[PDB]
RNA sequence: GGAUCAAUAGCAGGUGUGGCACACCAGUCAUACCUUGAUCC
Numbered sequence: 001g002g003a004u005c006a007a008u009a010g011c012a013g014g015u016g017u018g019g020c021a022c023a024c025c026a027g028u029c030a031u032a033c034c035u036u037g038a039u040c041c
Base pairs, nucleotide, nucleotide: 001041002040003039004038005037006036012035013034014033015032016031017030018029019028020027
C1' cells in the first nucleotide's frame, strides 16, 4: 500500500462546550466528536 473477517461495544487516550469550587494554576460532573480488533501478501 492492497485484500479478507467480526464489532462499533465502549475501557482507555485526545479535543470542543456547559454546570460546580478557588482569584488563577488545576480539580470535579455531564455531553458531543475523533482514535477498533483479528487474519493474509